tRNA(gly) from Oryza sativa: 71 nucleotides with solved positions.
Context: bound to proteins that are not shown
RNA sequence: GCGAGCGUAGUUCAAUGGUAAAACAUCUCCUUGCCAAGGAGAAGAUACGGGUUCGAUUCCCGCCGCUCGCC
Numbered sequence: 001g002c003g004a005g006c007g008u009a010g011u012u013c014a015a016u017g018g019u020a021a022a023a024c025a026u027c028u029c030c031u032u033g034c035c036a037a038g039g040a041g042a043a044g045a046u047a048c049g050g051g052u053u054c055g056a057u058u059c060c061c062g063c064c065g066c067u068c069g070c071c
């Protein structure tokens, strides 16, 4: 310069047309106190914009970032 594949909590990953789950981290309550550990609870996400559909994280279009081949 052109193509190909990708983007989900703070980190890693499941799901799919219509109540988005779990692990570690974080917070609070426990108390052979301050660390750790065993227990209960709580909060936390689809990079961004647009399109149809009654409803899109999923199908379509456009923009940003990342990884990889050729030049």
Base pairs, nucleotide, nucleotide: 001070002069003068004067005066006065007064010024011023026042027041028040029039030038048062049061050060051059
Other pairs, nucleotide, nucleotide, family: 008014tWH008045cSS009010cHS009022tHH010044cHS016057tWW017053tWS017055cWS021045tWH025043cWW047063cWW056059tHH

It comes from the structure "Cryo-EM strucrture of Oryza sativa plastid glycyl-tRNA synthetase in complex with tRNA (tRNA locked state)". Protein in the same entry: Glycine--tRNA ligase. Taxonomically the source falls in Oryza (Eukaryota, Streptophyta, commelinids, Oryzinae). Rfam match: tRNA. The family has 954 seed sequences and 5,335,975 matches in Rfam 15.1. Clan: tRNA clan. Yu et al. published it in Nucleic Acids Res. in 2023: "Structural basis of a two-step tRNA recognition mechanism for plastid glycyl-tRNA synthetase". The structure was determined by cryo-electron microscopy at 3.59 A resolution and released in 2023.